Source information:
Method: X-ray diffraction, resolution 2.6 A. The entry became public in 2025. A-site Aminoacyl-tRNA Lys-tRNAlys from Escherichia coli: 73 nucleotides with solved positions. Crystallisation conditions: 0.1-0.2 M Arginine-HCl, 0.1M Tris-HCl pH 7.6, 2.5% PEG-20K, 7-12% MPD, 0.5 mM BME. Rfam match: tRNA. Rfam classes the family as a transfer RNA. Rfam's curators write: Transfer RNA (tRNA) molecules are approximately 80 nucleotides in length. Their secondary structure includes four short double-helical elements and three loops (D, anti-codon, and T loops). Its family is annotated with triplet codon-amino acid adaptor activity in the Gene Ontology. The entry has 50 different proteins, among them 30S ribosomal protein S6, 50S ribosomal protein L9 and 30S ribosomal protein S16.
RNA sequence: GGGUCGUUAGCUCAG
RNA sequence: GGUAGAGCAGUUGACUUUUAAUCAAUUGGUCGCAGGUUCGAAUCCUGCACGACCCACC
Numbered sequence: 001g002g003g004u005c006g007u008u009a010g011c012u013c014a015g
Numbered sequence: 016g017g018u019a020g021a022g023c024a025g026u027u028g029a030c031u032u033u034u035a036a037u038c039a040a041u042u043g044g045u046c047g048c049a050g051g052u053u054c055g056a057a058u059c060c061u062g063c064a065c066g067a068c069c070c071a072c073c
Stems, first nucleotide, its partner, number of pairs: 003068002006065002010023004024042006047063001050060002
Other pairs, nucleotide, nucleotide, family: 001070cWW002070cWS003069cWW008013tWW008014tWH008044cSS009011cHS009021tHH009043cWS010043cHS015046tWW015057tSS016053tWS016055cSS019044tWS020044tWH022043tWW024041cWW050061cSS052056tWH053055tHS056059tWH
């Protein structure tokens, strides 16, 4: 470069 | 699709002689949003800044 995915509580994250 | 919950944490108490555990409770969120849609975008999709798995002779 080439691509799919994580940005949520003071923390992990459920949704 | 009609802004958001768990638990954990501070904190508050019940509980207990006192705590732990428990139980009941309160704050803590611009859901990084870069655009459009929709009565209503945290969900219908991307429009960028960013973070992990995969691909680049012969």